[PDB]
C1' cells in the first nucleotide's frame, strides 16, 4: 500500500 | 466520514 471487522464519536 | 484496535494478503 489493498480489502475487511470491532469499539466510540460526528 | 475521524478516533482507536483487530484480522487477511
Nucleotide at each position: 500500500g489493498a480489502g475487511u471487522g470491532c469499539c466510540a464519536g460526528a | 466520514c475521524u478516533g482507536g484496535u483487530a484480522c487477511u494478503c
The depositors describe the entry as "Structure of ARF1 RNA". An RNA with a sequence from Homo sapiens: 19 nucleotides with solved positions. Ions in the entry include ammonium. Crystallisation conditions: 1.7 M (NH4)2SO4, 100 mM Tri-sodium citrate pH 6.2. Lazzaretti et al. published it in Life Sci Alliance in 2018: "The crystal structure of Staufen1 in complex with a physiological RNA sheds light on substrate selectivity". The structure was determined by X-ray crystallography at 1.9 angstrom resolution and released in 2018.